RNA sequence: GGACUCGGGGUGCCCUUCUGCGUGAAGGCUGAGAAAUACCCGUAUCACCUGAUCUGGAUAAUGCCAGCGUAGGGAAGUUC
Numbered sequence: 001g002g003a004c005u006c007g008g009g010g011u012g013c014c015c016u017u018c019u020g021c022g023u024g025a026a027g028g029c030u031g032a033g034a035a036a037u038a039c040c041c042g043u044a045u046c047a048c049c050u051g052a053u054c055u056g057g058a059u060a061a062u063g064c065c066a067g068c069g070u071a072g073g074g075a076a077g078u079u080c
Stems, first nucleotide, its partner, number of pairs: 001080005006042004011036001012029003016026003048073003054067004
């Protein structure tokens, strides 16, 4: 790396429009993926979570980017 079987994860942001407010929706941004049944991941040097109402930056805005971060947590057995 493959196969089989089972299993784990995130779903935010708003410069625009329905629409005066609420609510939801359309559309826009990043991304592999913004609730698809798709995408990603399965023992761990980013699947992802916590730290975090965190730090610095960019942005319309958001982990959008970097730091944090070989930090700690986190879902696997068999077989080749």

Entry title: Crystal structure of the E. coli thiM riboswitch in complex with quinoxalin-6-ylmethanamine (compound 17).
An RNA with a sequence from Escherichia coli: 80 nucleotides with solved positions.
The entry also models magnesium, potassium and sodium ions.
It holds a match to the Rfam family "TPP riboswitch aptamer (THI element)". Rfam describes the family as follows. Vitamin B(1) in its active form thiamin pyrophosphate (TPP) is an essential coenzyme that is synthesised by coupling of pyrimidine and thiazole moieties in bacteria.
Primary citation: Zeller et al., Proc.Natl.Acad.Sci.USA (2022), "SHAPE-enabled fragment-based ligand discovery for RNA".
Keywords: thiM TPP riboswitch, RNA.
It was solved by X-ray crystallography to 2.21 A.
The source organism's lineage runs through Bacteria, Pseudomonadati, Gammaproteobacteria, Enterobacterales and Escherichia.